Solved structure of RNA with a sequence from Bifidobacterium angulatum, 55 nucleotides shown. The model includes bound s-adenosylmethionine (SAM). Sun et al. published it in Nat Commun in 2019: "SAM-VI riboswitch structure and signature for ligand discrimination". Method: X-ray crystallography, resolution 2.71 A. The entry became public in 2020.
This record gives sequence, structure tokens and C1' cells, in this order.
RNA sequence: GGCAUUGUGCCUCGCAUUGCACUCCGCGGGGCGAUAAGUCCUGAAAAGGGAUGUC
Repeated sequence: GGCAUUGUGCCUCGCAUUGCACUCCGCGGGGCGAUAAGUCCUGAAAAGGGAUGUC
């Protein structure tokens, strides 16, 4: 890097939304590993980062 499954968050467009969260996902199109972000993962923490299967 091609496929399958998938965690996690981001951008944009249509419609919609005035909504009290830290227990976090509007619907529908489109585009995303890129430390941006992350609620997910590794580390003891700093900090760092998709993952499993598979040609």
C1' cells in the first nucleotide's frame, strides 16, 4: 500500500438544531492517520499513537 472487519475522533455540504457537558455519535451525501482531534489504544508517567485478519 490492496481487501475485510472495526475502535477513536476531524472536515465539508443539504436538512435540521438555542442545545447544560465532561456517561460525549441528528439524519443524509461526500472526504480523512493527519498529532489535527480523540471519549479509543500503548506507557509507570512524561509523552506517544489506530487496530485485527489478510494478498
Overview: Entry title: the wildtype SAM-VI riboswitch bound to SAM.